This is an experimental structure of RNA from Satellite tobacco mosaic virus, with 17 nucleotides shown. The PDB entry is titled "Crystallographic structure of the cubic crystal form of STMV (77.9 degree rotation) grown from NaCl". It was solved by X-ray crystallography to 2.94 angstrom. Protein in the same entry: Coat protein. McPherson published it in Acta Crystallogr.,Sect.F in 2021: "Structures of additional crystal forms of Satellite tobacco mosaic virus grown from a variety of salts". Ions in the entry include chloride and magnesium.

Context: bound to proteins that are not shown
RNA sequence: UUUUUUUUU
RNA sequence: AAAAAAAA
Numbered sequence: 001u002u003u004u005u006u007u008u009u
Numbered sequence: 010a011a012a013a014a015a016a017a
Stems, first nucleotide, its partner, number of pairs: 001016007
């Protein structure tokens, strides 16, 4: 940096 | 924004 799960603005 | 399992 993309998929899955979750918070933050 | 981030952490965890997985790819890249």